[PDB]
Context: one part of a larger RNA, bound to proteins that are not shown
Parts: sequence; structure tokens; C1' cells
RNA sequence: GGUAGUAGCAAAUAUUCAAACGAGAACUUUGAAGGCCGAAGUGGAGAAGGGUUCCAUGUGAACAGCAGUUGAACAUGGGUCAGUCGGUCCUGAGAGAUGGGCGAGCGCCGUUCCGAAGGGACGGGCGAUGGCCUCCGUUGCCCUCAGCCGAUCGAAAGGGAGUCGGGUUCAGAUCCCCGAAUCCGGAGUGGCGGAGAUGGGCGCCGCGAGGCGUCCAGUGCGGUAACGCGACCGAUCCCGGAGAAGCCGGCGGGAGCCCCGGGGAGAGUUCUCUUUUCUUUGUGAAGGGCAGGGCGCCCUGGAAUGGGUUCGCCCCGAGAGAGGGGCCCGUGCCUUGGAAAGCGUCGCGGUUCCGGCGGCGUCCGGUGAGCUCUCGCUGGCCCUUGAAAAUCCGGGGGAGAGGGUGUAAAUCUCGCGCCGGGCCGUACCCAUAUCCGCAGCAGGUCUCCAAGGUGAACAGCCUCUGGCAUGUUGGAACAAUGUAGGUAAGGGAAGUCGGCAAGCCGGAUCCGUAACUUCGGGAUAAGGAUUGGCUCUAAGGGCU
RNA sequence: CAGCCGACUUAGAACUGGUGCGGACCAGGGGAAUCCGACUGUUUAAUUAAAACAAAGCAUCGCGAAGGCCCGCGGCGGGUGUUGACGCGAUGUGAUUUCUGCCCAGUGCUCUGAAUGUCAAAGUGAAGAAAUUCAAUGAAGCGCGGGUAAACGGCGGGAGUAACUAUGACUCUCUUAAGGUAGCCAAAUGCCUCGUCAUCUAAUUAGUGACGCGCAUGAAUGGAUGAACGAGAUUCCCACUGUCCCUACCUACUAUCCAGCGAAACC
Repeated sequence: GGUAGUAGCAAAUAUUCAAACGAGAACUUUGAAGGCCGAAGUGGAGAAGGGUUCCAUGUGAACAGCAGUUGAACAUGGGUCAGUCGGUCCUGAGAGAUGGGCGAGCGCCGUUCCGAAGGGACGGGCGAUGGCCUCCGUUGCCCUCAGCCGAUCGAAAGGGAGUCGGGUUCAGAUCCCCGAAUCCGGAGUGGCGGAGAUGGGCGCCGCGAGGCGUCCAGUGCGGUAACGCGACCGAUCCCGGAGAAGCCGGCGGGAGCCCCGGGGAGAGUUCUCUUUUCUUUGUGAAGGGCAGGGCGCCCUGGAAUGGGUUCGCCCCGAGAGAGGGGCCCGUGCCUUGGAAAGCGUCGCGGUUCCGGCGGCGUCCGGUGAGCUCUCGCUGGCCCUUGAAAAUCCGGGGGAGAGGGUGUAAAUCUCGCGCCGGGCCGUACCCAUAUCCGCAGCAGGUCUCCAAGGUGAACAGCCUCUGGCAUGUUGGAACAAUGUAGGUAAGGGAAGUCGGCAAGCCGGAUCCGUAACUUCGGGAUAAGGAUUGGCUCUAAGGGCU
Repeated sequence: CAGCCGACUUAGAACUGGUGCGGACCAGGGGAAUCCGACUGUUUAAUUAAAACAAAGCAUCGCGAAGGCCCGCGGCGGGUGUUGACGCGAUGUGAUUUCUGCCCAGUGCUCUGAAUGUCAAAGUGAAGAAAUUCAAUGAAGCGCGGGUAAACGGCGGGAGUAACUAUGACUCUCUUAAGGUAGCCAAAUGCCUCGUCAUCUAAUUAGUGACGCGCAUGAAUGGAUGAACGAGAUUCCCACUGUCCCUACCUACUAUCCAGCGAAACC
């Protein structure tokens, strides 16, 4: 080339009208209408992966299996801001050096094992320096002490101090701006307060109120207790705690949401009715206070005629009930923050550039086997017992340190002030079009949030918030064969390898339930009846 | 006590509709029997979800650490093992219930041994000029002798015989290591075979129940049962139905025609 302008551009309900831009519109954009996803989403955000696809302007060659005024295409430019979010740190299963061993050899084994595996610390002694060589710091030497115990790597979901609110961009915000905080680290002269801390005896004076000169004490204090108070010395060593724990059930508390009755503000309806329907109606972190939860916390006291008590339990002379306290958590409320801000409305401006400027408002209640989250209590289950380390804290000990009544010292995990916090990631997609399947492929790919109605329900069906354009095209017809749905008189498996496929049955309530059996079952056996709408009656609770 | 608040839920009654009411959605067909596997679980990614595998249960086997099992080119190597017989390692069978018979000749496995036949290297002795040759000695293993079948496996033949017939409790004989026991069956195992009888049907090579000389059933190569369970394999019945008599009609998307865009196999 023929095939051939043919097969084909048919999975997931759906589009229509007008306008604008434009050479040009079934496909872009705006408006209206009709629909779909229907909170286990066709929504809003992430991890892995992609790597600029993000955003703006411009173009229409190619590409986006029709088109395109559009694009994740192309061409220009833009865009990712951190002490607090991660990485960084820790160890896990494991990986892996040195010593050692093996090995022709590259190398391998092995990870505490055949090892002189500590380069630290306190105090003392000596020498030395710096700053007011004061006193302290720095350094050398000697002495004294040591359990370390396996280098190192190993998590963007485990461990891991500490940031939240409002505003802002064409695209970035726990990162920028504003305002409130906070953690860690540092501080000869420590920057300042406060604590340590200031009392008693004596001899005199002063009438006394007080003040002198000597001697002595002072590493806080309260509570019967649980424990409390703003601090409240202390090393090596030692003990302990936190980090640090499974699954499942039940119940309780608190939130968020939903719901109910009102009150405002604005909208929708008003042919008739509806004091109506819809929207909206707030307060961060960190402090303080109070509820409210929890306690195997204490004191009094002594219980059988046993009592207390749960949905279940369970508890008690190893101390019940009953009183009176203490502690822990308080994510709830109030308050500082904080009304200044936010939002909702009404209005005035800047002709505009405007975190412009004003007016009011941001209210009072009730419910719940409701849902989700969370906190707590209590059980169940295991021949299953459900991580380590970094890191931080408490305690026991008492080596030491400090000053002599004072401008007190040593020392402080108390209050405030000052300084610093580097490095790397940060845009977007996250999936019927940004990932992997050769592709805009009905496939595949880890999570978070989750409204109203019906209902047992995160079922299915309809709807709001949000999203979308029917899934790589339209138009006109309505033939045969298809594919996917249906319905069929009379018969009822005669069809067929075969009741394959389709159909019947189906929820709930009330009845009823056989053989057999490992006594648990079988069992929703089988078989019946009931079920709408409306108007009532009865029963089932809290508070005074 | 009375008053004030608060929720949902159940039962009953009347009335009422063209007897329709879980009105859409959601939402188990049932029964009685056989076979297999207890069950839940798992499996051939892309033709096999099963009766296969696993499983608890049961039963064997090895081993007291210088050990069993196993890895490793090597090492005072490594795994089990951070273990110690209620453990680790290696097998079979497959819950429960009820049982599990006979055979150690064969093939395996294991145990015993100077009582010993054979045998290598080395060593010893002898001969030879020496190489060499000869001899004695000579381990393990085989040989020998025991044990063991929940080790692999195996588990007969021919005649005669009872009041008519039939049959053969009985007897004889040949034979093996034992001669298939308990059970079960034309089974998922039976050639003949569509076995025979009964039942199910108008009619059944199917099904079920029986019968057993069983080509070629059979006891952890497990036998027989057996409730529950099963996207397992068969049979029948009830209900239901376009599976069928015997087809028809409707709907959506196609095909069809048009604009645009447009391949491939094949030759």
C1' cells in the first nucleotide's frame, strides 16, 4: 500500500437558555434553570511517590484520540521565610568496625567474644599566671577515686523540653506582620530583690519607751496525721521513680456536634395559611480561682439482728458504716489575656490609596442508651503477659563547706531583669488528569475530619455545607443482532449433563418449632397470624 | 402530700381507606437423605477453593550438653539456645465416640561380641645384593545371633459332607512369615455390570436400603461411626418461576446514518 475513510471514539442518570470575550463557541467565562456526588463524598487536609506540575501574563504551530477563545501544553516571568512544626537526639528488630580468628587473595567470621579497651572526676599537695595576680579563673606535676562494657549506624508513624490568637499574598504561613506566651542554654564584677537572718543571757544608762559592752544559739516553718508553706546547704556512692506499655467488655465524667424552647439581626414565603422558614448569635496559649471527677490518703470510732454498695461487682476487726480532713487531675466555668481584635448587621466617608471611621448586637434556657473524641473506674481473656534507650526527678547517706552577732557568710529547685538559640525540609498534586501500570488507563496505592431525614444502623434512598459537568466527542434516527434491565395468559422443570439462569423467601411483633445430638445444639427449624392512617386511654421519671 | 419541670417507649381501644399497609429502600426459599472433610483457618497472583494443606487430638523416634538435629570454604565458627526432657529435634495419623486383629520370612532400623571368618594403610618378622616377595597381626563394616510392624509392607489353594433339593456348621489334603480378624461395600474402592432384590417413577444405566465367593474392602499405609459446619459431590419432594411448550412486547446503551477524528490482524 490494500484492508479503509472501515473497526471504532457506548462502564459509572444530564443537560438547557441568555450574555460577554472572540476571526471563529455543543465544549471557555458569567448569570439563570434542571440534576448528580450525598459526610465510608466526586468535600477539606496529609504520608509515600512525582519535581515546578503551584501562580500570573501571553500564544494558539504541535500536544490534550471531536473542538477549544481553555489546559497539568508552549513562551516569559514569579513563588516555599521557624528556638517552639519536623529532621537533627534515642534506642528497636537489626546492621557493623577495632581486638582476635580465619583466609591463596579481594576479604570474611564475630560483636564481648583469646584484649594493658577509662584521656574522666573530686579533693589534697607543689609550681605558675590573669583580672583591682585581692580572691577567683587557667595550667603543669603528684596523690586519691572509678565497674564500665562494648566504636558507630538503625524510626519524617515508636521515645523526645518548649506557640498560640488575629491579620496579610496572584501563589507561603503554628514560619511573615501584630499581640500575647513559653522552653533550653549562659552570666569573674554574678543584674536586682527575697530566703539563709537576725534571737537570747548578762552588766549598766534612760522613770520608762530604748540604747550600749561582753557570752551563747541560728543549714527555715506549720499540721495529731494524710501533708502544707515562695526558697529552705551538701560531693563520690547507693536505692527508687518517670520515660514504659496487650486486647476486649461494661459504666461514669467532660467536651465537640446534633436536637428542643425562647430573644435579637438579616434574609425566604405571603393566591390562602403560618407570632412562620432559613442563616447567624465567640474567645487561644500560659497563669489565678472555683466547680466537677478520682484516691489502697489520714484522724475519730468500733460494726451480727451483719452492714455498705454496683448495670455487673465488690468491700469490711488486716477496721464497715457514720462524721471531719488531705492529695491528684481539672481539657469544664469565671477571670487576666479580652474587645482594642473577630463576626453579624445599619450607616457615613477616602471620587480612591483605605487592619477607613461610626451605630447598635454578639442573649436566656432545656434536654439525650444520641454520635465522635477524651478522661477515669472496674471486670474479662492468655500453655499469648503484651519494647528498649536517651533524658529527667525524688530519696538514703553525710565526705565537706560557711560566718561569728554583723554593712553576717556559705548557699538558694523563690520573684524580677539581661543575652542567645545555628544547620536542613517547607510551593503544589496526593488520584476516574500531577504517583505506579508505555497514556489524562474503569486497575493499584497508607491515613485524618464526617451534617439533616428515614432506620437497629458509618446499610440503602433523598437533602444542606462543599464540589462537579456525566468521565478522550456531538447531531439525527429507533431496523436486525447484541449488552443491561423488565413483564407475561394456561401449564409448572415437560427444558437441560445438571433447576444453570431467573424467581420465590425476606424486617419486626406475637405464636409455634421435629428427627437427631458430642446435650452445647439443630433453630430465623418447619408452620401460622399481625403490620397503614387517624383520634384516644393506660403504664413507665426528676425537683420543692 | 400538693405544686412545678422533663423526656422517650411499650401495651390496649375506637374510627377509617377499592384488604392496602416491613407499600420505595433494606431484606434467609424450604425440606430428607447419601458421599467426603470434624469445625474456624489456608491454598495453585493470571483456567483448579476442593474431598487437597493445616489443625487440636493420638502414637512413635532421637537426645543428659564433649549431646541430639542442623548450618558453614574456613576458624575456641554458627542456629535450636536468654534452651535442659512438662524441653528441643524427626516422623506418621488426623476432633470426639468406638476400636486398632495376625505376620520379624523379605527389606530397613537397632542391640550383643575377641567366641570369630573376611579386610586397608601403617607397624612387626623372615628370605634376597637390593627393588621386591612371603608370613603373622589386623579396626570399622559386613557375616553370625537377638529385638522391633502407630518401620516399609503383607495378610492362600483343591476336593468331600445334613431328614426332597440347595447350602456346608463338619472332615481331608497341599501349603506359607501370617493366611484378611472386628467391621464395611457394586462405596470416590466391583472387571464382569445397566450385578440381584426392595423402594422411589406411568417409565429410572440415576438415588436410597439390603445381599456379598469383595477382578482389586479392611483396621494410625488407620477401620467403622458421627451432632455442628461446608461458595464441596450426588438424589428426591414442597414452594417458585419464560428453563420449556412458544414465543411476544417494552426500556437504556449500541449497532445504523451524519460532522469531526481515525487504526490493526491479514494479504
This is an experimental structure of RNA (28S rRNA, nucleotides 2357 to 3864) from Oryctolagus cuniculus, with 811 nucleotides shown.
Among the 75 different proteins in the entry, which are not shown, are 40S ribosomal protein S27, Receptor of activated protein C kinase 1 and Small ribosomal subunit protein uS11.
It holds a match to the Rfam family "Eukaryotic large subunit ribosomal RNA". Its family is annotated with structural constituent of ribosome and ribosome in the Gene Ontology.
The sample was in a buffer at pH 7.
The structure was determined by electron microscopy at 2.8 A resolution and released in 2024.
Loveland et al. published it in Nature in 2024: "Structural mechanism of angiogenin activation by the ribosome".
The depositors describe the entry as "80S ribosome with angiogenin".